Shown are 60 nucleotides from a PDB entry: RNA with a sequence from Arabidopsis thaliana. The 2024 paper behind the entry is "Structural basis for double-stranded RNA recognition by SID1". Protein in the same entry: Systemic RNA interference defective protein 1. The depositors describe the entry as "C. elegans SID1 in complex with dsRNA". Ions in the entry include zinc. Method: electron microscopy, resolution 2.21 angstroms. The entry became public in 2024. Keywords: dsRNA recognition, MEMBRANE PROTEIN.
RNA sequence: GGACGGGCUGGGAUGACAGAAGUCGCUUGG
RNA sequence: CCAAGCGACUUCUGUCAUCCCAGCCCGUCC
Numbered sequence: 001g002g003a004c005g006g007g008c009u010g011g012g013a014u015g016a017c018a019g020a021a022g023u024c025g026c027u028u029g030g
Numbered sequence: 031c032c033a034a035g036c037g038a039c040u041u042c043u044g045u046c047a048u049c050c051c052a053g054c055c056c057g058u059c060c
C1' cells in the first nucleotide's frame, strides 16, 4: 500500500411478498 | 335505504432480497 474476495458484528435506506386495522370507484336488485 | 368483488396508504408480525456500508483481525501479491 492493492486487493475483493473473508466470517463476524451492528446500523442504515429501503423494495416486494404472504397473514391482521377503515377509505374511494365500478355493479346490480328491490 | 343492502350486499359483494377490486383498487389506494394510514401500521402490525413472520419473511425474502438489495445495496450504504462500521471496525479490528487471520491474509497473500504490490
Stems, first nucleotide, its partner, number of pairs: 003058001006055001008053001011050006019042002027033001030031001
Other pairs, nucleotide, nucleotide, family: 001060cWW002059cWS003004cWS005057cWS006056cWW009052cWW009053cWW018043cWH022038cWW022039cWW023037cWW024036cWH025035cWW026034cWW028032cWH